Solved structure of RNA from Saccharomyces cerevisiae, 24 nucleotides shown. The entry is an ensemble of 10 models. The entry is indexed under bulge, RNA. NCBI's taxonomy places the organism under Eukaryota, Ascomycota, Saccharomycotina, Saccharomycetaceae, Saccharomyces. The structure was determined by solution-state NMR and released in 2012.
This record gives sequence, structure tokens and C1' cells, in this order.
RNA sequence: GGCUUAGAUCAGAAAUGAUCAGCC
Repeated sequence: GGCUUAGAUCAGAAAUGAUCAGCC
């Protein structure tokens, strides 16, 4: 500085976002 599967928690109608952690 960019991102969030594979998993968990929080907030929410969803989405999304954030955190832990992870990757370069």
C1' cells in the first nucleotide's frame, strides 16, 4: 500500500463493511 477464498466473530433485511488471521 492492494486484496479477502478457506474459516470464525461483530453490525445489518441483504449486500456490504470491519476485525482476527492469511497472501505479495